23S RIBOSOMAL RNA from Haloarcula marismortui: 496 nucleotides with solved positions. The work is reported in "The structural basis of ribosome activity in peptide bond synthesis" (Nissen et al., Science, 2000). Entry title: LARGE RIBOSOMAL SUBUNIT COMPLEXED WITH A 13 BP MINIHELIX-PUROMYCIN COMPOUND. Rfam match: Archaeal large subunit ribosomal RNA. Rfam links the family to the GO terms ribosome and structural constituent of ribosome. On this family, see Yusupov et al., Science 2001: "Crystal structure of the ribosome at 5.5 A resolution". The family has 91 seed sequences and 2,955 matches in Rfam 15.1. The family is grouped with related families in Rfam's "LSU clan".
């Protein structure tokens, strides 16, 4: 200081059996650490939430219509 | 229900006055259209949800393991009504089918 | 095959309607009669085993008035289990209480019950789009992956009908039956949503044998030549190109042959980057519309100085 293998919540450097390993140190391309980076951007599912839109529910403006006031004389 | 007129009001006009007028304007109600704008709601089951479905309310066999109870989008099938009699009593009475004489 | 007489007939008929159980001097036919499908109130049992919960439902009484029967006694609807439905609010049925000092008139307010609905049926008045999205969570829930599994899918083995002129077994080989593999495919949802990059290429290593070609065989329907079919074997090789993003697959020439597969469908702290697959547009389809559609179309972003571990080379102690 791993490495085949098994195993286990079924993708373990650390569990199991075995291998195999003397310690530090340079420089290297980046195999792995389900390596890092960001509370999955899909699904789901809350009796969350926004933007659309319409013949959804309700319900405001606004236009058109009648009435009364303003407003009189034959 | 169809008409005039003018003095409110209203427009042009510097004015003088010209034009309209009980209308229009404005305030106030009632019909009508009205995603132009605001609020919001648009369910649950479900071998991931949506299509589908109904295993959302209820009755039978079975599933169910011989007390009871028992799941699934488990198999088979129904109700969500009809009847004044198709209800209620009595009295009389026995059916299906099938065989033998008309 | 009307209807009529006689014999057989314990039920197969009938009984409104699923099932399934009950029923013969009947709970079924027939014929007369009635309205008890009544009105008030309980008791239990069910809905809800067990075990708390309403609405309905049923059993089984009493008080009352009533029908039929000679009586007993039967009748609380149709043999039993299905045919339901709160509150506010109105409406209806009798008699009563009641409205702010008072007394009339009106018009209200209740106290008992019927009838109107909510079937997402123990009851809200109620359509959608979001590839412009955004938040909270989930491996409690799917897509790659894996894992399990192996209908599907390669691949074998067993029996050997057939046909190969004859001759089952040179060769081809069917129903049928037994398997192994884990590379397609579906299936489950365990592992993972504070995220394991996704198709295809590339490079660069390992490996596997159900072996394309080489070695060394056995048969042959093997004259030879070339060939078909089978055996051991995995040492080595299996290559360039035209079209598609394609795996894959068609095709074109060489070739000894130009096999198949597994490594997180090996490889994106390697690259690239056509597809898939964020926002922009066309079209066709369909939608009243925002809009959908693994259906097709142009555009359309690849982050990080290596601690460890690992491997290539290089050194410096230390130990015999």
């Nucleotide at each position: 200081u791993u490495c085949c293998a098994g195993u286990g919540c079924g993708g373990a450097g650390u569990c199991u059996g075995g291998a195999g390993a003397c310690a530090c140190c340079c420089a290297g391309g980046g195999g792995g650490a389900a390596g890092c980076g960001a509370a999955g951007a899909c699904c789901c599912u809350a009796u969350g939430g926004a933007g659309c839109u319409u013949u959804a529910c309700u319900g405001c403006a606004g236009g058109c219509u009648g009435u009364c006031g303003c407003u009189g004389a034959g | 229900g169809a008409c005039u007129c003018u003095c409110a009001c209203u427009c042009c006009g510097g004015g003088a006055g010209g034009a309209g007028g009980a209308c229009a304007c404005c305030g106030a109600u009632a019909g009508c259209c009205g995603g132009g704008c605001a609020g919001u709601u648009u369910g649950a089951c479900u071998g991931g949800g949506g299509c589908g479905g109904u295993a959302c309310g209820c009755g039978c066999u079975c599933g169910a393991a011989a007390a009871g109870a028992u799941a699934u989008c488990g198999a088979g099938c129904g109700c969500g009504c009809c009847c004044u009699a198709u209800g209620g009593c009595u009295a009389u009475c026995u059916c299906a089918g099938c065989c033998g004489g008309g | 095959g009307a209807c009529c007489c006689g014999g057989c007939g314990a039920a197969g008929a009938g009984u409104g309607c699923a099932a399934g159980a009950g029923c013969a001097a009947a709970a079924g036919a027939u014929a007369g009669c009635u309205u008890g499908a009544c009105a008030g109130u309980g008791u239990u049992c069910u809905u809800c085993c067990c075990a708390a919960c309403g609405a309905g439902g049923a059993a089984c009484g009493c008080u009352g008035a009533c029908g039929c029967g000679a009586a007993a006694g039967c009748g609380u609807g149709g043999u039993c289990u299905a045919g339901c439905g709160a509150a506010c609010c109105a409406a209806u049925u009798a008699g009563c209480c009641u409205g702010c000092u008072u007394g009339a008139u009106g018009c209200g307010g209740g106290c008992a019950a019927u009838u109107g609905a909510u079937g997402a049926c123990a009851g809200a008045a109620a359509a959608g789009c979001u590839a412009c999205c955004c938040u909270a969570g989930g491996g409690a829930u799917a897509a790659c992956a894996g894992a399990g599994u192996c209908g599907u899918c390669a691949c074998u083995c067993g029996c050997a009908a057939g046909a190969g002129c004859a001759c089952a077994u040179a060769u081809c080989g069917a129903c049928c039956g037994a398997g192994u593999g884990g590379c397609u495919u579906g299936c489950u949802a365990c592992c993972u949503c504070g995220a394991u990059g996704u198709c295809g290429g590339u490079u660069c290593c390992c490996u596997c044998c159900a072996u394309c070609c080489u070695g060394c065989c056995c048969g042959u329907g093997c004259a030879g030549a070339a060939g078909c079919g089978g055996g051991c074997a995995a040492g080595g090789g299996u290559g360039a190109g035209g079209u598609u993003g394609u795996u894959c697959g068609c095709c074109u020439a060489u070739u000894a042959a130009a096999g198949g597969a597994g490594g997180u469908c090996g490889u994106g702290a390697g690259c690239u980057g056509g597809g898939u697959u964020u926002a922009g547009a066309c079209c066709g389809u369909c939608g009243u519309g925002a809009g959908a559609c693994a259906g097709g179309u142009c555009g359309g972003c690849u982050g990080c100085u290596a601690u460890c571990u690992a491997c290539u080379g290089g050194g410096u102690g230390u130990g015999u």